[PDB]
Context: one part of a larger RNA, bound to proteins that are not shown
RNA sequence: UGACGGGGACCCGCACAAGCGGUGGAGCAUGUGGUUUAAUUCGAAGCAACGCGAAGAACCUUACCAAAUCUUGACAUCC
RNA sequence: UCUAGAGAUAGAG
RNA sequence: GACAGGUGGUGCAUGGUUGUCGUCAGCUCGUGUCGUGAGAUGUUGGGUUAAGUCCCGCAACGAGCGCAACCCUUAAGCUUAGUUGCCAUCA
RNA sequence: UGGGCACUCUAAGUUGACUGCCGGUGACAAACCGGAGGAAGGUGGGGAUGACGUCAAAUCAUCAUGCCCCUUAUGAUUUGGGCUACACACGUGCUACAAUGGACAAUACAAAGGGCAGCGAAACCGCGAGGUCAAGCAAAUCCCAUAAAGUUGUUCUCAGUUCGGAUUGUAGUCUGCAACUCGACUACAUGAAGCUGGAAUCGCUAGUAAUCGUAGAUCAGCAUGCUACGGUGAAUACGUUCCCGGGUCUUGUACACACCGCCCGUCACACCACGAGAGUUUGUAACACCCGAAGCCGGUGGAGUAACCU
RNA sequence: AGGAGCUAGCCGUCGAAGGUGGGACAAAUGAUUGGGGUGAAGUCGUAACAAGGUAGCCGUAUCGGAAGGUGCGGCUGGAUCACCUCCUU
Numbered sequence: 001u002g003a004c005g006g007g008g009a010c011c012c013g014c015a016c017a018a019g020c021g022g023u024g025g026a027g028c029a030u031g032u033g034g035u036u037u038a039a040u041u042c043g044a045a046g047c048a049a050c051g052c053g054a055a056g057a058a059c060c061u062u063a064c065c066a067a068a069u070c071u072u073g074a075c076a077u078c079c
Numbered sequence: 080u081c082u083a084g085a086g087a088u089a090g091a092g
Numbered sequence: 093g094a095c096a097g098g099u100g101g102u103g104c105a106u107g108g109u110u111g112u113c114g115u116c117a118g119c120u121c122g123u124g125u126c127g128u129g130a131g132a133u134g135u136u137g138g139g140u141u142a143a144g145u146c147c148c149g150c151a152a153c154g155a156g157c158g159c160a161a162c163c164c165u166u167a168a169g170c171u172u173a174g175u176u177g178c179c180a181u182c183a
Numbered sequence: 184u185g186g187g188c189a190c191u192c193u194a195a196g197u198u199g200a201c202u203g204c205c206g207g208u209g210a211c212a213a214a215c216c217g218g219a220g221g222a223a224g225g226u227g228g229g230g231a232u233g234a235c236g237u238c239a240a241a242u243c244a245u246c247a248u249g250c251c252c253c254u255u256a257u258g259a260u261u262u263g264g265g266c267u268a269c270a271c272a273c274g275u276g277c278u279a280c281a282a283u284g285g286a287c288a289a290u291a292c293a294a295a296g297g298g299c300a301g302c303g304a305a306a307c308c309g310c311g312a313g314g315u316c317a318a319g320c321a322a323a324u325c326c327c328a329u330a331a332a333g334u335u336g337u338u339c340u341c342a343g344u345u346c347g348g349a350u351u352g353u354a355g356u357c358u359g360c361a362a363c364u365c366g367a368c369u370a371c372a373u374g375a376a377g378c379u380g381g382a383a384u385c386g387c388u389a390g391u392a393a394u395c396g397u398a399g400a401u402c403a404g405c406a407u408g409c410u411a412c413g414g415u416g417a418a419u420a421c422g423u424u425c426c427c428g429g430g431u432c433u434u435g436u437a438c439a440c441a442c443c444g445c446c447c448g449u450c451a452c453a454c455c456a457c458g459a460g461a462g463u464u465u466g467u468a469a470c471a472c473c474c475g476a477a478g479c480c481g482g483u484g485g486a487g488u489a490a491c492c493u
Numbered sequence: 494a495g496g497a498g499c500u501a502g503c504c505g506u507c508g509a510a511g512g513u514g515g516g517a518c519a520a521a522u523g524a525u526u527g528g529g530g531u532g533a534a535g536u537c538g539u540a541a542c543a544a545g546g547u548a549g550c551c552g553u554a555u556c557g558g559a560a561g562g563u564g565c566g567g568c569u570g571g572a573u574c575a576c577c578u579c580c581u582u
Base pairs, nucleotide, nucleotide: 001439002438003436004435005434007433008432009431010430011429012428013427015423016422022384023383026278027277028276029275030274031273032272033271035268042053043052064264065263066262067261068260069259070258073095078093080091081090082089097253098252100251101250102249106247107246108242109241110240111238113236118157119156120155121154122153123152124133125132126131137148138147139146163230164229165228166227168198169197170196171195172194173193174192178187179186182185201224204218205217206216207215208214280380284339285338286337287336288335289334290333296327297326298325301320302319306315307314308313346377351372352371353370354369355368356367357366393415394414395413396412397411398410399409442545444542447538448537450535452532453531454530455529457527458526459525462522463521464520465519466518467517470514471513472512473511478507480505481504482503483502486500487499488498491496492495493494548569549568550567551566552565553564556561
């Protein structure tokens, strides 16, 4: 000088009270964690990650995996 | 525009 | 054919962008003054405000980012305008 | 509908709400309480606007970028699969567990948007999704389009039911080369859990909580998600005693990595130096006594004897 | 030749070294045993610093796994509070 005080006084704030007026039980949807997978692409992790990027995954998007492939190349820039 | 080839793509028009 | 290309790594090297405390009211500076010095004052006190919002005083005198205001929408009114709006006087 | 453009709308400009005012409490002044117009009164209500800084918060996957690597691969084109897998747990919502309801028929009252090869009327067919033809509109002109909750009646009569619609079977519609993985829907059959939710928990003092639908961005198709739009629509809010979070003053601090700070002992494990310990060993300086060398001194000297003397 | 004087020899006082004895002191070592210091972010509590959960500290005594607590006396190197008493303007 700040920060801490279960350390007091004075005020404020849906902080308390009055409440009207909601979740956590069930099925479904979504994102996660975890498990699994050939791969289940990458990030977000208290408030301030988790219907978040993504206001749009049959192919594409796909950045992930398995095959068929290529190497002046999917695209430059001059040669 | 044809021909295989999942297709890419390859050959021919 | 020099080159291309890399949603490969390091956000704990970064620019840019964003949340957060929190739209909380605070955060500072110049000159001056006190203090050996870190530092302090102004930014405290008496009131007030949503707000260092404003006043009074006060070794302080002035500033800046902040808060207001400014800007948009809404709530009522008056001019212009009559289409693609409207339908009062009338069929 | 002719005609007007009166009202209302539409969008440009322009008034107004400034403690102007009137009192009364402060005349330390700011300020504060009530009143008057006035549509609106005390920043009129909302939006945008986020200081110094904080969290090495997030983003090298929007983009760029220092450095580090791959560069016949860490680059690249295709088909298929995966991103939707399922022992389960977590967050966020939707739907109900009906009678203020289910159903059945009639009957109303909006806002805001979007639209060109799009919105797509009207007609026809189909139980329905939908399909066939299609007018108009680049749109205050035509289309999406109809709001629904709401009102009026009838029916059910508390039941896992005429509540509930999860899940399966069958036959279909649209889009798309292609709905198996893995789309939205439409019919018929089926009919799950669920009888209003424990401990805990969040939101809110108005057009809010709750409730009903509409629109748009993305988009061939695909929303219970998001962003917007309106309809109906509570009420006590006395009060600050308490509870939490703040601000001011007042304190104290041994904290500053700044209370999730510092910090105290106890136990356990090793190592190190130190103390104690039945004793054991090794030294030092003495002391008492015993013995006692060599030496000098003393007493004897039998043995030996050069000088001296008798 | 004898005497004097001397020396060999003897013994005796001191006497080094040595021996015996009881003590003193100093180091080393000793089964075992006490507290200290260091270290590996090992386990139980949370005693003090904020009135630190119950003001602290000092002296003392007694108890407790442990910090400690409590008993008596004293100090402010204690808050807030109710006011002293002076000062003060």
16S ribosomal RNA, nucleotides 930 to 1552 from Staphylococcus aureus: 582 nucleotides with solved positions. Released in 2024, the model rests on cryo-electron microscopy data to a resolution of 2.58 angstrom. The depositors describe the entry as "Cryo-EM structure of Staphylococcus aureus 70S ribosome (strain 15B196) in complex with MCX-190". The reconstruction used 47,560 particles. The entry has 47 different proteins, among them Small ribosomal subunit protein uS14B, Small ribosomal subunit protein uS2 and Large ribosomal subunit protein uL4. An Rfam search finds the family "Bacterial small subunit ribosomal RNA" in it. A reference for the family is Yusupov et al. (2001), "Crystal structure of the ribosome at 5.5 A resolution", Science. Rfam links the family to the GO terms ribosome and structural constituent of ribosome.